[PDB]
Context: bound to proteins that are not shown
RNA sequence: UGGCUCUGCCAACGCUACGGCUUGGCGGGCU
RNA sequence: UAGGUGGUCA
RNA sequence: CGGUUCUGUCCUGCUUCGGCGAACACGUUACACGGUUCGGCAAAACGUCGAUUACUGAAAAUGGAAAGGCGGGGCCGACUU
RNA sequence: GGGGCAGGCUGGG
RNA sequence: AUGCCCAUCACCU
Numbered sequence: 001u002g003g004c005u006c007u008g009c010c011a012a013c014g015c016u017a018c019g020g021c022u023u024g025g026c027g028g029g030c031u
Numbered sequence: 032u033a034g035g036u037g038g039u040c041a
Numbered sequence: 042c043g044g045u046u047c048u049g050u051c052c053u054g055c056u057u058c059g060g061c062g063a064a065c066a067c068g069u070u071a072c073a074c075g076g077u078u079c080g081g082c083a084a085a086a087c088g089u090c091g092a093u094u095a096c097u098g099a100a101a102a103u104g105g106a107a108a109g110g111c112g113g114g115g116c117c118g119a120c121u122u
Numbered sequence: 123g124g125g126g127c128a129g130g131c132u133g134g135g
Numbered sequence: 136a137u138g139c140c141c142a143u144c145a146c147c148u
Stems, first nucleotide, its partner, number of pairs: 003030002006028007014021002034144003038140001040138002042133004047129007054061002078119005087112004096104001
């Protein structure tokens, strides 16, 4: 260092405790 | 730029 | 790195008496050069002695010279690298 | 006789 | 074991 326990968005494998999550692009930040 | 290995001569 | 006899082979050179060698590195040598170059300098810096001196300071105490003397290690060219 | 070189043989390694 | 030049392998200036 294909990373972020990291967001915003959007989308849909999905999963949903129905809030979201995830995950994918897509930017920003950290790395 | 420091490094490694071996030797090289003293 | 040796120690011993052996088989060839050669030297027994040299010496300033400390030693140095030559039996193939064989032209013992790439026989001509490295930058092992060539001059000029030697101011500076470096070195070194001066000196862990003078000086400062009670004390050189983890201060501290220098003039100078000696170097070439330095410098400057040339030519080559 | 001594010695140097290359091989013998034995240790070091 | 210390020095001395090399040789190689490396690795970036």
Molecule: Diversity-generating retroelement (DGR) RNA Sp; Diversity-generating retroelement (DGR) RNA avd; Diversity-generating retroelement (DGR) RNA TR
Organism: Bordetella phage BPP-1